[PDB]
Context: one part of a larger RNA, bound to proteins that are not shown
RNA sequence: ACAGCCUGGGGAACGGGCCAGGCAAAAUCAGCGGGGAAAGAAGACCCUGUUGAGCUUGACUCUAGUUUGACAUUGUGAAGAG
RNA sequence: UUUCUUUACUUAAUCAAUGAAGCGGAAUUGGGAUUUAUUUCCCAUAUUCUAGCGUUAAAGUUUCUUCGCGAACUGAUCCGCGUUGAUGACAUUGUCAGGUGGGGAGUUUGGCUGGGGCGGCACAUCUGUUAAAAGAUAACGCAGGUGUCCUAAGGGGGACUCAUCGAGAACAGAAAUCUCGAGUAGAAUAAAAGGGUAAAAGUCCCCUUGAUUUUGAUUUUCAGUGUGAAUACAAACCAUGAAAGUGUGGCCUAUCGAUCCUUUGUUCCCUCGAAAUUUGAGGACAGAGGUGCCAGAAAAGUUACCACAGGGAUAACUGGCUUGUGGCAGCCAAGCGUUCAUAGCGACGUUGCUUUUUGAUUCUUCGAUGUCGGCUCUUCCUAUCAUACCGAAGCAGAAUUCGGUAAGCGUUGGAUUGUUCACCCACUAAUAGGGAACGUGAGCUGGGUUUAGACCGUCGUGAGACAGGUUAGUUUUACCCUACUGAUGAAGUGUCGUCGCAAUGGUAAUUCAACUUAGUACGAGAGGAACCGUUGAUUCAGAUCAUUGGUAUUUGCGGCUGCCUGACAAGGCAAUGCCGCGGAGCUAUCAUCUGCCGGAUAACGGCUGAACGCCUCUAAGCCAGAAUCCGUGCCAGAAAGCGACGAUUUUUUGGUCCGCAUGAUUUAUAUGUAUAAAAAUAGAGGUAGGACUUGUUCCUACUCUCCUGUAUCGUAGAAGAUGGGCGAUGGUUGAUGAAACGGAAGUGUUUUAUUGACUUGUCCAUGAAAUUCCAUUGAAAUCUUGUGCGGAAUCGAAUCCAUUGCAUACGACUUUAAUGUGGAACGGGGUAUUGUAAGCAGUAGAGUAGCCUUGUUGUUACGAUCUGCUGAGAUUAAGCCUUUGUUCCCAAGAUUUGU
Numbered sequence: 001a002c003a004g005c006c007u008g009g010g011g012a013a014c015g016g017g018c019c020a021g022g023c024a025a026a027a028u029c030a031g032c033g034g035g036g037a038a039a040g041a042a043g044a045c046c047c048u049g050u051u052g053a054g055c056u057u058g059a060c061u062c063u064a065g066u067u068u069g070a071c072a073u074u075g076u077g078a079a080g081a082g
Numbered sequence: 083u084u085u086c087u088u089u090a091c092u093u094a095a096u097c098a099a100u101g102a103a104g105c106g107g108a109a110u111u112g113g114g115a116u117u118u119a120u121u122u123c124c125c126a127u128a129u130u131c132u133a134g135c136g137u138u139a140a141a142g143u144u145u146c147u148u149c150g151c152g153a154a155c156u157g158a159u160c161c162g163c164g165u166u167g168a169u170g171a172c173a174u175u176g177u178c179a180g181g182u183g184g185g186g187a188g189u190u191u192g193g194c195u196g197g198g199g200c201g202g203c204a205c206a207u208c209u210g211u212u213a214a215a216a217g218a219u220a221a222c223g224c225a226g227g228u229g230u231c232c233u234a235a236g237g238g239g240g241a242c243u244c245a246u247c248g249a250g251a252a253c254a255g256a257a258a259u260c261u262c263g264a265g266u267a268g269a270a271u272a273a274a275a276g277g278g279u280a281a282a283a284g285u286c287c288c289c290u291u292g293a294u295u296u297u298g299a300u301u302u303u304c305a306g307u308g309u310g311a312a313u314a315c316a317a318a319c320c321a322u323g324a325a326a327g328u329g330u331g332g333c334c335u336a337u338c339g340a341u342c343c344u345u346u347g348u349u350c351c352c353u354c355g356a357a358a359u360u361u362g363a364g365g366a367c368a369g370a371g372g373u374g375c376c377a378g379a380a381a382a383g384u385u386a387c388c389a390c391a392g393g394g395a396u397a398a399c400u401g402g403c404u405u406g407u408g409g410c411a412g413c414c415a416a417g418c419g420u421u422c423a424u425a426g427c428g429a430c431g432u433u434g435c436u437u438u439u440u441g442a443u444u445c446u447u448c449g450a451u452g453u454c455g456g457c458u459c460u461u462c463c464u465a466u467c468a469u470a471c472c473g474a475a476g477c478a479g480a481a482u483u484c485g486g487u488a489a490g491c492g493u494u495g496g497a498u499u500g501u502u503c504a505c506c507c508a509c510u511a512a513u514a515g516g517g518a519a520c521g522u523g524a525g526c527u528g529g530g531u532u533u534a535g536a537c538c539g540u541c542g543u544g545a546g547a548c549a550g551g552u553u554a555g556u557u558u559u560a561c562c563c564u565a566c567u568g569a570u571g572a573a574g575u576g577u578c579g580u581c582g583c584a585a586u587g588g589u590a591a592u593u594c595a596a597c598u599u600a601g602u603a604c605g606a607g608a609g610g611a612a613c614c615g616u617u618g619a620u621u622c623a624g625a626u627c628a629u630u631g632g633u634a635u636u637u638g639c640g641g642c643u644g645c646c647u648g649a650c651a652a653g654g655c656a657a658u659g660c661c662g663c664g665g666a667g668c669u670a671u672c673a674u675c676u677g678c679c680g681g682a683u684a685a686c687g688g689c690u691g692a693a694c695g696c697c698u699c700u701a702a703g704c705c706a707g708a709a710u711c712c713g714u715g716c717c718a719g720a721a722a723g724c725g726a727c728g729a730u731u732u733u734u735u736g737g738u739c740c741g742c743a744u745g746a747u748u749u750a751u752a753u754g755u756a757u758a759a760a761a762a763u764a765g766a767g768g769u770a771g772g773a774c775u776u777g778u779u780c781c782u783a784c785u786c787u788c789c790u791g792u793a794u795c796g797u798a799g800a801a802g803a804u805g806g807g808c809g810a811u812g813g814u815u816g817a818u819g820a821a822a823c824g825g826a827a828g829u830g831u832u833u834u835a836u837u838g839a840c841u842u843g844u845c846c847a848u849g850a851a852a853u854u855c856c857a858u859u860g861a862a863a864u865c866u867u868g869u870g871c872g873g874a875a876u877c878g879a880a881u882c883c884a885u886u887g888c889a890u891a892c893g894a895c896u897u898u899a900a901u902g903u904g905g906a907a908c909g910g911g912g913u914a915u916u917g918u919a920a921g922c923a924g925u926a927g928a929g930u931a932g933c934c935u936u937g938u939u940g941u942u943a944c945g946a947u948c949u950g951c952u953g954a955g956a957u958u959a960a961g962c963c964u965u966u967g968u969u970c971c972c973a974a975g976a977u978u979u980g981u
Base pairs, nucleotide, nucleotide: 002016005022006021007020008019009018027570028569029568030567031566034564035563036562038559039558046393047392048391049390051389052388053385054384055383056382059189060188061187062186063185065182066181067180068179069178070177071176072175075091076090078088079087080086081085095169096168097167098166099165105162106161107160108159113125142155192205193203194202201222208226209225210224211223229376230272231332232331236290237289238288239287240286241285242284244268246264247263248262249261250260251259270279271278273337275335276334277333292319294318295317296316299313300312301311302310307377320329321328322327343371344370345369346368347367351365352364353363354362401445404441408436409435410434411433412432413431417427418426454529455527456526457525459521460518461517462516463515464514467492469490470487471486472485473483474482494508495507496506498504535553536552537551538550539548540547541546576730577729578728579727580726581725582724583723586718587717588716589715591621593619594618595617596616597615604609622677623676624675625674626673630670631669632668633667638663639662640661641660642659643656644655645654646653647652679713680712681711682710687705688704689703741871743869744868754795756794757793774777803848804847805846806845807844808843812841813840814839815838817836821832822831823830878979879978880977881976882975884898887895902972904971905970906969907968908967909965910964911963912962914957915956916955921951922950923949924948926947929944930943931942933940
Other pairs, nucleotide, nucleotide, family: 001017cWW004036cWS010015tWH013402cSS025722tHS026571tHS029891tWS032565cWW033034cHS033560tWS033564cWW036524cWH041450tWS043045tHS044450cWH045397cWW046197tSS047396cWS050379tWW056544cSS057059cWH060184tWH064183tHS073174cWW074173tWH077089cWW082084tWH092171tWH094170tHS095173tWS100102cWS115123cWS116120tHS116122cWS117119cSS121124tHS128129cWS139158tWH140157tHS141156tWS143154cWW145152cWW146150cWW183185cHS184187cHH189381tWS190382cWH191383cWH196222tSS202204tHS207227cWW208274tWS209275tSS212221tWS213220tWH214219tWW226274cSS227336tSS229338tWS229374tWS231235tWS234291tWW234293tHH238322tSS238327tWS243282tWH244269cSS245265tHS252258cWH253256tHS267280tHS269282tWW278283tWS279282cSS282283cSS282284tHS292329cSS295330cWH297315cWW298314cWW303309cWW317330tWH323325tHS323326tHS339373tHS339378tSS340373tWH340378tHS341372tWH349366cWW353355tWS373378cWS383545tWS385387cHS393448tHS394398cWH396448tHS397448tWH399447cWW400446cWW403442cWW406441cWS407437cWW415423cSS415429tHS416428tWS417423cHS419425tHS443445cHS452523tWH452557tWS453523tWS454500tSS458522cWW464489tHS466468cHS467489tWH468511cSS470708cSS475481cWW477608tWW478603cWS487684cSS488709cWS489491tHS492512tSS493514cWH497505cWW499503tHS500529cSS509513tWW510512tHS511593tHS522525cHS528557tHS534555tHS542544tHS542545tHS560562cHS569892tWS569893tHS572721tHH584719tSS584720tHS585719tHS590622tWS592620cWW598614cWW599613tHS600612tHH601602cHS601610tHS602611tWH603610tHS605608tHS627670tHH629673cWS634664tWS636664tHS638915tSS639955tWS666959tWS670672cSS678714cWW683708tWH684707tHS685707tHS689699tHS690700tWH690702tWW691701tHS692698tWH693694cHS693697tWH694696cHS700702cWH730980tSS730981tWS732875tWS737876tHS737980cWS740873cWW741873cWW747865cWW748749cWS749862cWH750862tWW752755cWS765787cWS766771tWH767786cWS769786tWS770771cHS770772tWS771783cWS772782cSS781782cSS798842tWS799842tWS800803tWS816837cWW818835cWW819834cWH859860cHS869870cHS873874cWH885897cWW886896cWW887889tHS889894cWS890893tWS900975cWH913958cWW917954tHS918952tSS919954tHS920952tHH927946tWS928945tHS932941cWW980981cHS
């Protein structure tokens, strides 16, 4: 998906369908919460990825800033120095 | 001949103020020291007042001609290279350099791995083993090594022989040393292991640098790439030895490294591209720097805020599997158990079961199977706590083995644990253990878990972390299928009803106490039962509503507040306003009623009886026997199980029986489709079964038995025709007669009187062909249906629309019904509930106020309330009873159904 009654078996190790049984009769109403491993959402846990991001720091490499020096801006006069 | 420090300037540059608002200097001036004084050494101001006012000029000489708020000076000294003040070649600014810089950016933060992490390195390598006698061969299999070390521990030559053991000498334990014998290597050989080695590969000695330069070939790992390591040669140059020879490191198997870059060695080396020289740079060739993640990136964390791609290739979870643990059960029998190895205990061993224990694994699930406990509810297992019946030990009494069957029926209330578990208080007959996806979240709850907020402890520099603690934290959806619970329901087997049967499914009772037995059995004594019976009770189950209790929209009666209809009265609103009582109904283990006996068994115990000449419950069998099982009883009633019975559309039309006769079906799943004792099987099978006397006896009938039915019965005729002679006197079938017997599902079996047809028992006559070689069905009756109808019709019901309340979500159910001991709507009586209606009266009334003849009934007015008429009034079926009362209504329509 198609569907829809159970038990056992084997089986991707708990099947509605396969194998063996139990069984099996139209059309329907109100309820119910056992099952449909019911629905939802490409598991949010975990791992993998030579995939990220937020955050930290004495990671690697840088950087605003800041600090120190040189040179330029930069002139005019006086003492002292081997 | 230089530029370094400080100590000066201002005009550059910087700062600040302001409406760039009075800066600097002179001249007049008066104290002053100079001094028979000269501003020469000295700078001198105008506003202090008390919260007023202060501006647009006065005065002064004097020029127009002195008409003028008329012009100038002045009042208000003169002058200027500066608005003022503070910095100042500093600072600032520009460029570059060094430091600092999670404030910010970008990025990284291996692999393997019985998940990942942690650990380890199985990541580059060696020996023995795993390895299964070629080679190959895995695991985070096993036992060990290695990333070194050596100028000798490399190379050559020579000489010698080692580890040990024994016997002697010493010295004095000491086999230190020395000597002689034996000594296959048991020593050594750098480091592991394996292999190798004895005039050596070991020890000592002598000489040495083959641990050298160059080329190709080869082996191992292997892609037959690289790297490492190794082998045999060649061209040199050497070492060693007398020499043959040996030597290209270490006796063999382990001990190591690309590109780019750097660096070194090497050459009468190549290039720097217009030509040269010299520096410098670049190349070719041979090495080394180092990459151990060892075919070789340059690299820290955290996420309890998290993301994406995926992964059941992979964990928690989830199923499933496994049992090392633990628990339990057998065998063994040394023993405890005064005495008896197994009353009851029972080691060392040994055989099994289970595990709900984490673990192991990683087969299912990562495009998602909701996660502990509790509550609730059902069912299953037995490994039995209690209840039933049994067995063994010792007087009873008991207590244990719950011992053996056995899971039918029970298995509780609390304090606590979030809990599971567990312990505690109690009761109890007893408070056994488990399974059901560790039963049970579209069932709940959410205390546990619950990683978002927050606090603490330990940890971390930090972000943050956790064998932890704490507090706050959304619990979604069924309306589908099935299941389950209840509810309707079509008809081909006629219809619609009434009354029934019963296959199958379900099933139910439970436990206790006291008293009688009984102070009895029993016991030296003390004490002390049992079967049964009785009266009660627990738990469960099914009903019921007389009583009692609960319930209230009986809004039935009464009472109460606020407001509203003008008051009274009567009412209304207050999302049922509130309170008392409250019939009916519903309902309560808060109420009452009711809840058996038959069969077969288990464990276990007896009887008749053997084998195994006895014994023994067994061998066949027969009894007895439990709360077990199966039934009766109780519930459902097969909607595809069935029966008995009633009436059968009505004189319209449909249906009814026979009928004369038309078509069709099937008996036909046919083809003769014929056949009714019963019972045993080491037996009477039986066959008039014979044979008598009706009996466990026949020797009579004895071989009939045993071939099962291969039998018996039928069986000849155009799918069966048409005529006769014989022969019995029968046989078959059909229609009727009156019947008899048949009930398990009798629908069948038997017989009789009339009347048809046939007869092949035996013998002749006529006839069948061409359907000329098989491909097929032969007739007859039996039952419904189309139809001519003579003959009249013996004949219904159900449902809808209504009605009921014994019923009900809707269907369904129980009733009534169309003329009737009819119905309905009212009214009356009864029964209930409430609690004394409205109105009128009374001096009953705490009192109060007005007027009078003035009163132990003073008139009058007001007054909650009280009393009487008044057990009144109201309500009373809505699921009360009754009714001869009254008044109305109905004799209607629609649908369906036939042997």
Solved structure of RNA (28S ribosomal RNA, nucleotides 2449 to 3498) from Schizosaccharomyces pombe, 981 nucleotides shown. It comes from the structure "Non-translating S. pombe ribosome large subunit". An Rfam search finds the family "Eukaryotic large subunit ribosomal RNA" in it. A reference for the family is Yusupov et al. (2001), "Crystal structure of the ribosome at 5.5 A resolution", Science. Among the 40 different proteins in the entry, which are not shown, are Large ribosomal subunit protein eL18B, Large ribosomal subunit protein uL6B and Large ribosomal subunit protein eL31. It was solved by cryo-EM to 1.94 angstroms.